Method: X-ray crystallography, resolution 2.83 angstroms. The entry became public in 2022. The RNA (RNA CPEB3 ribozyme) with a sequence from Homo sapiens has 138 modelled nucleotides. It holds a match to the Rfam family "Mammalian CPEB3 ribozyme". Gene Ontology term of the family: RNA nuclease activity. About the family: The mammalian CPEB3 ribozyme is a self cleaving RNA located in the second intron of the CPEB3 gene which belongs to a family of genes regulating messenger RNA polyadenylation. This ribozyme is highly conserved and found only in mammals. On this family, see Teixeira et al., Nature 2004: "Autocatalytic RNA cleavage in the human beta-globin pre-mRNA promotes transcription termination". The entry also contains U1 small nuclear ribonucleoprotein A, not shown here. The depositors describe the entry as "human CPEB3 HDV-like ribozyme".
Order: sequence, then C1' cells, then structure tokens
RNA sequence: GGGGGCCACAGCAGAAGCGUUCACGUCGCAGCCCCUGUCAGCCAUUGCACUCCGGCUGCGAAUUCUGCU
RNA sequence: GGGGGCCACAGCAGAAGCGUUCACGUCGCAGCCCCUGUCAGCCAUUGCACUCCGGCUGCGAAUUCUGCU
Repeated sequence: GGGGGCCACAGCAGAAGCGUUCACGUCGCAGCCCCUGUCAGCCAUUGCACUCCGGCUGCGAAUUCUGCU
Repeated sequence: GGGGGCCACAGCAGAAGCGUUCACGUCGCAGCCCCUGUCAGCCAUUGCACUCCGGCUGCGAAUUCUGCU
C1' cells in the first nucleotide's frame, strides 16, 4: 500500500512546506491500535506444475501557519 | 535509468495501442554495440567511520497504422 478500531480526534476553505513521482500537474499528508498485498531477514525445502498459499521475524511514507461558521 | 557509437536508421505531424505511474494528464516507446547509477546473484569481509568506492557475474522497459513535404 490495503482493511478495520480508539478519549485519539472542532468542521470546512485557502496558503505555504512535504510525500508519491524519472520530473512537474492532478492527488494525498495529525496521533497511537489490530489485521493484511507487497518487500526484506534468518529457517526450512532438490521440489513435475500451468489457480493463490511453508514457518518465524521485521520495515510498512507525508504537517504547519492563515480565515470562516 | 545515465552516457557514447553503428549500413542500423526517410523527415515531420496526427491517430490508436503500450511504457512509466498507486492512478489518470503532461511526457516518453524501432534495431543491435560499448561504458555505466541503481537493483540482484554467488564470493570475500567481524570491519571505529561522519566524502563516493571490494572482486566476479547478470537483469537494465515501451510500436503500429494514417497523412504531408
């Protein structure tokens, strides 16, 4: 990425700064929690399918001011 | 990706189909050859830096019609 949930969370709009991206434009960006495609790490496996499929572990992105009700 | 070169290659424009991309839009897409950031594979390395830097091997993307000079 994807899905769900919090005493965790004013709402909406603009502006700037970021993320994604080869690079702009569109777009998207508080915080923890759970599940999970990927990807990766050991571990295991020498295995004859055309349908996806071993165990365990881990990563899993990007925020600020401004105004209105 | 990035750089250079071919007897390898009409030129330009549109249209469709692709690639990149989370996904559209911009964009980009004949063929071999060489070098090369990545990334990956063995191999080696147990190593005290703040400047990039081991060897060998391999992957390294996307085309068709249409019209004009």
NCBI's taxonomy places the organism under Eukaryota, Metazoa, Craniata, Sarcopterygii, Homo.